[PDB]
Context: bound to proteins that are not shown
RNA sequence: AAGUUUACCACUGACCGAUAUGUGGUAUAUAAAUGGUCGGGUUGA
Numbered sequence: 001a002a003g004u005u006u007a008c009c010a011c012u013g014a015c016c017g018a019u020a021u022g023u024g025g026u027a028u029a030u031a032a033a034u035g036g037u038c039g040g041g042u043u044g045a
Base pairs, nucleotide, nucleotide: 007026008025009024010023011022015040016039017038018037019036
C1' cells in the first nucleotide's frame, strides 16, 4: 500500500424504581463518563 465484519461490560442525580436512540470503560464495574426520558413521589413561586 492493499485490505472493510462495531462486540461486550457497567452507568444515566431529592428519594424509590426503570430505560436508550444518552454516558463512558476494555475484562474491570466501589471504574469512567453522563444526568435526558418514563412511573411513583412532592407544603410553598

An RNA structure, in which 45 nucleotides are resolved. The entry also contains CptN Toxin, not shown here. It was solved by X-ray crystallography to 2.2 angstroms. The entry is indexed under protein-RNA complex, pseudoknot, RNA twist, toxin-antitoxin, type III, bacteriophage resistance, Toxin-RNA complex. The 2015 paper behind the entry is "Co-evolution of quaternary organization and novel RNA tertiary interactions revealed in the crystal structure of a bacterial protein-RNA toxin-antitoxin system". The entry also models calcium ions. The PDB entry is titled "Crystal Structure of the CptIN Type III Toxin-Antitoxin System from Eubacterium rectale".